[PDB]
Context: one part of a larger RNA, bound to proteins that are not shown
C1' cells in the first nucleotide's frame, strides 16, 4: 500500500418482451419426519397490494361421484377411466443369441409383540409420488435431425458399401492483375604499392489460405443407406 | 450401365371346351430372369377364394386378367427400436344408451377503475 | 408581339406498385465454427480392471434440475404478434449452458425444411439512382348560359389501348344549294 | 320596352361572370361593425381599373388534429386465504419451504431512506482495514 465497484433490484412491479405482460433469464447455499434435491407435512426465512362484496341464474372452463350396461359413441375408444410401488414365485413365440422381458400371470405388505402370536376394518402398495397389457401387418436397421409461428414424419442424417477423381506446389473450394525482405558460408573476379565493390551455389530467420504440419488403408465428389440370403 | 434410365406388337399351332410352353412375321439399343404383385403404388371393384363381424368397400393370408411393378429409381423377408400408419382380443370406465347431483373459477347483482372491432 | 387552346421534350394533372442497380449497417434473435469455463438428484442393467482397496466403459434403461414440443383442451384485439394445463421425447452426450471471437446479401449458414441470417427473406435492412415505371385502379375543388354525340367501320405485338373515317362544337366560305321532302 | 323565335341533356365544345391572396396607380378600416335584408347562381353588406397566382374541395380504403359511436359495454378468473371499524406494529388462520428462503452474476442505473397529507425533494445514502472482485 493507490485507482475503479460497493445504494436498491436481481425467476422479477426494477432485466429481455410497447405494459405492474401467466412468456424467456446464469451460478451457488440449506434443517426434520426420511429415504433420494422425487413425494406429504414442516425448520430458518418469506408471503397472504394492485379489484373488492354477498348469492341458487342459464351457459362456459376445470374436476368429484353415479344405478344397469359397456365402444353400443365416433373418420378414428379421440378425451377420460384404468395398470402405476418395493420383497417372492415365475416367465412365450421369433431372434443378429445380446434381446423380446418389468413379457403375460399369482402370492406379501399398514398396527401391536425383548419377539413361537394376534386385534378389528368395508378397506391394511390405508393419504401423495412412481408402466395398460397381448397379437397381425406396412414404412424406416437403430440413438438422433428437420419447416422459430398450422406438418416431427415413411422426409434428412447415420455406421457401412459401391463408383469416379487425386502421385503432392495433389484434386477440390477461395484471394486474384504474378510473391518475395534481412543476414551468413563457399567458389570466386577487376585494375592494381598492403584495399573496395560485385557475380554465382548452399544455408539461417521470416513471409508462403483450408485440405494438411495429411498423402492412395489418405483426401474430395456422387449414389445406395445396418446386417443377413441369392 | 451399382453413369442418365428403360427393357414391344401381329396373329395361330397340345386325343371335350380353353391358356401358347416350341415355332411363323414387322419397326426396333433391347424387349423385364430364379425371386414380386389389385401393392404407398391395379380403371373395371363391393376381383371371384378362406377366415374376420349378426351384418366389412378399410387390414391380414392365396389366386391371377401388371389401365399406369420389379438387383442400385437396389429386388426377398427377419430380431430390437418408433410421441409413425392400419387392424383384432382382455381389463377399464359417463365417450354413449341418457344424463343427474355436487366442488372450484368465470358469467349474472352491486361498488370502484375502465377498451376496441364497426360506423 | 401579346392573349387563349392544343402539340413535343421534360417528373409534367395528382396518388399507388411488385421491381432493378450500387454501397452502408447488422451473427445481442437464429445457423454453423472456434477459444476458455461450468453442469448433469436419485436409482437399474450389462462388460472390463483391481481387490485388505474411495476405478472405468454403453450415441444402455426408468426418472428430477435442464433441453425440446407429441396429442387433447383452453385462448383467438389472448396472459402471450405462438401462451397455459395435463399427457409426452431426450436427459454421459450426435449433450446442455455461460463469456468474448469468426463466416454478410446474388452472400453467409444449413443432419437440407425454400430452413435460418434481429417479429414483412426462392434474395435482409437502410440510404442513393428515384418525383423509377404502371395502355391499370382511384381522384380532379365556384356559378350560369348556348349547342350537343358515340358504342359503326378499317388497321394494329392488336382487339378493356391507339390512329384514320363516320357522328359533335367553334370559326370561315358559299348557294333560295354539293340540302331535305313531295309530285311527274 | 312592343311583337315574334328559341331555352331536356352524359362525353365533348363555346360564351359570360362570382370568390380568395398579393402588387401598380399618393394614401379605401386610427377612433370597428351592428335599421337585416338584397341578388338568377357563384354570393354580397369596407373602393374601382389593370395585373401575378402554392386561387375555390362531402367525394382519392388520401394525410394531420380534435371529437363521437360501440359503452359505462368487454376486461379488472394462472396462483396460497384471509379475519378483527387500518393494505397495522398485535392477535387468529393459511401458503411456499430444492422456493414464493438466502448469496451473487448479467442487465437496469437512483428505481434506495425520512412526514398519523405534507410545503418532501429542494434533503439524505454506497467508506476495502482480512493477502474482497478488477487493473497485471
Nucleotide at each position: 500500500u493507490a485507482c475503479c465497484g460497493u445504494a436498491c433490484u436481481g425467476c422479477a412491479a426494477a432485466c429481455c418482451g410497447a405494459c405492474u405482460c401467466a412468456g424467456g433469464u446464469g451460478g451457488g447455499c440449506u434443517a426434520g419426519u426420511a429415504u433420494a434435491u422425487a413425494u406429504a407435512c414442516u425448520c430458518a426465512g418469506g408471503c397472504c397490494a394492485u379489484a373488492g362484496a354477498a348469492u341458487c341464474a342459464a351457459c362456459c372452463a376445470u374436476g368429484u361421484u353415479a344405478a344397469a350396461g359397456g365402444a353400443a359413441c365416433u373418420c378414428g375408444g379421440c378425451a377420460a377411466a384404468a395398470u402405476g410401488c418395493a420383497c417372492g414365485c415365475g416367465u412365450g413365440a421369433c431372434c443378429u443369441c445380446g434381446g423380446a422381458g418389468g413379457a403375460a400371470g399369482c402370492g406379501u405388505g399398514g398396527c401391536u409383540a425383548a419377539a413361537a402370536a394376534g386385534a378389528c376394518u368395508c378397506a391394511g402398495c390405508a393419504a401423495a409420488u412412481a408402466g395398460c397389457c397381448g397379437a397381425c401387418a406396412g414404412c424406416g436397421a437403430c440413438u438422433g435431425u428437420u419447416u422459430a409461428c398450422c406438418a416431427a414424419a415413411a422426409a434428412c442424417a447415420c455406421a457401412g458399401g459401391a463408383u469416379a477423381g487425386u502421385g503432392c506446389u495433389a484434386a477440390c473450394a477461395g484471394a486474384c492483375g504474378u510473391a518475395a525482405a534481412u543476414u551468413a558460408a563457399g567458389c570466386u573476379g577487376c585494375a592494381a604499392a598492403a584495399a573496395g565493390c560485385g557475380g554465382u551455389u548452399u544455408u539461417a530467420u521470416u513471409u508462403u489460405u483450408g485440405g494438411a504440419u495429411g498423402u492412395a488403408u489418405a483426401c474430395u465428389a456422387u449414389c445406395c443407406g445396418a446386417c443377413g440370403c441369392c | 450401365a451399382a453413369a442418365c434410365g428403360g427393357c414391344g406388337g401381329c396373329a395361330g399351332u397340345a386325343a371335350c371346351u380353353c391358356u401358347a410352353a416350341c415355332u411363323g412375321u414387322c419397326c426396333u439399343a433391347a424387349g423385364g430372369u430364379a425371386g414380386c404383385g389389385a401393392a404407398a403404388u391395379u380403371c373395371c371393384u363391393u376381383g371371384a377364394c378362406u377366415u374376420g363381424u349378426a351384418a366389412u368397400u378399410g387390414g391380414c393370408g392365396u389366386c391371377c386378367u401388371g389401365c399406369a411393378u420389379g438387383a442400385a429409381u437396389g429386388g426377398c423377408g427377419g430380431a430390437a427400436c418408433g410421441a409413425c400408419u392400419g387392424u383384432c382380443g382382455g381389463g377399464c370406465u359417463g365417450u354413449c344408451u341418457c344424463u343427474a347431483a355436487c366442488a372450484u373459477g368465470g358469467a349474472a347483482u352491486c361498488u370502484g377503475u375502465g377498451a376496441a372491432u364497426u360506423u | 408581339a401579346c392573349g387563349u387552346c392544343u402539340a413535343u421534350u421534360g417528373g409534367a394533372c395528382c396518388c399507388g406498385a411488385a421491381a432493378c442497380c450500387g454501397a452502408u449497417c447488422g451473427a445481442u434473435c437464429u445457423a454453423g465454427c472456434g477459444a476458455c469455463g461450468u453442469g448433469c438428484a436419485g436409482g437399474u442393467c450389462u462388460g472390463a480392471c483391481u481387490u485388505u482397496a474411495a476405478u472405468c466403459a454403453g450415441g444402455a434403461c426408468c426418472g428430477a434440475a435442464c433441453c425440446c414440443g407429441u396429442g387433447u383442451c383452453u385462448g383467438u384485439u389472448g396472459c402471450a404478434a405462438g401462451a397455459g394445463a395435463c399427457u409426452g421425447g431426450g436427459a454421459u452426450g450426435a449433450c446442455a449452458c455461460g463469456u468474448g471471437g469468426c463466416u454478410a446479401g446474388g452472400g453467409g449458414u444449413g443432419a437440407a425444411a425454400g430452413g435460418c441470417c434481429a417479429a414483412u427473406c426462392a434474395a435482409g435492412u437502410u440510404c442513393g439512382g428515384u418525383a423509377a415505371u404502371a395502355g391499370c385502379u382511384g381522384g380532379u375543388u365556384u356559378u350560369c348560359u348556348g349547342c350537343g354525340a358515340a358504342a359503326u367501320c378499317u388497321a394494329u405485338u392488336c382487339a378493356g389501348g391507339u390512329a384514320a373515317a363516320g357522328a359533335g362544337u367553334g370559326u370561315g366560305u358559299a348557294c333560295u344549294a354539293a340540302g331535305a321532302c313531295c309530285a311527274u | 320596352a312592343g311583337u315574334c323565335a328559341u331555352a331536356g341533356g352524359u362525353a365533348g365544345c363555346a360564351g359570360a361572370a362570382c370568390g380568395u391572396u398579393c402588387u401598380g396607380g399618393a394614401a379605401c378600416a386610427a377612433u370597428u361593425a351592428c335599421g337585416c335584408u338584397g341578388a338568377a347562381a357563384a354570393c354580397a353588406g369596407u373602393a374601382a381599373c389593370a395585373g401575378a397566382a402554392u386561387u375555390g374541395a362531402a367525394g382519392c380504403u388520401g394525410c394531420u388534429a380534435a371529437c363521437a359511436u360501440a359503452a359505462g359495454u368487454a376486461a379488472c378468473a394462472c396462483u396460497a386465504a384471509a379475519u378483527g371499524g387500518a393494505u397495522a406494529a398485535c392477535a387468529u388462520g393459511g401458503c411456499c419451504g430444492u422456493a414464493a428462503g438466502c448469496c451473487c452474476a448479467a442487465g437496469g442505473u437512483u428505481u434506495u431512506g425520512c412526514a398519523u397529507a405534507a410545503c418532501a425533494a429542494a434533503c439524505a445514502g454506497u467508506g476495502a482495514a482480512u493477502a474482497c472482485g478488477g487493473u497485471u
The RNA (L7 rRNA, nucleotides 2 to 367; L3b rRNA, nucleotides 1 to 184; L6 rRNA, nucleotides 2 to 137) from Chlamydomonas reinhardtii has 669 modelled nucleotides. NCBI's taxonomy places the organism under Eukaryota, Chlorophyta, Chlorophyceae, Chlamydomonadaceae, Chlamydomonas. It was solved by cryo-electron microscopy to 3 A. Entry title: Large subunit of the Chlamydomonas reinhardtii mitoribosome. An Rfam search finds the family "Bacterial large subunit ribosomal RNA" in it. Rfam links the family to the GO terms ribosome and structural constituent of ribosome. Primary citation: Waltz et al., Nat Commun (2021), "How to build a ribosome from RNA fragments in Chlamydomonas mitochondria". The entry has 45 different proteins, among them mL59/64, uL14m and bL36m.